[PDB]
């Protein structure tokens, strides 16, 4: 290069999930309480781009988001198509 294949939310996995998500489990911040933790109970855990004034470990605004884009459908993480990231097998390079 080719052909099959696998995986890539929102802190990380796991069961899903056509009514704009759920729940399990951990890990994390932040509360009782200490020197700090660990155990116990509480609360919490949406992130990245474009555009504009610092570079401020900023400020505003708008927009997109289960790897990137479309089509379905009223409505898609879930359905369906192409393709990327990293990968697994097979196969082949011949101035």
């Nucleotide at each position: 290069g080719g052909a099959a294949g696998a995986u890539c939310g929102u802190c990380g996995u796991c069961u899903c999930c056509g009514g704009u998500g759920a729940g399990g489990c951990g890990g994390c911040u932040g509360g009782a309480c200490u020197u700090c933790a660990a155990a116990u109970c509480c609360a919490g855990u949406u992130g990245g781009g474009g555009c504009c004034g610092c570079c401020a470990g900023c400020g505003g605004u708008c927009c997109c988001g289960g790897g990137c884009a479309g089509g379905u459908u009223c409505g898609a993480c879930u359905c369906c198509u192409g393709u990327g990231a990293u990968c697994u097998u097979c196969c082949g390079c011949c101035a």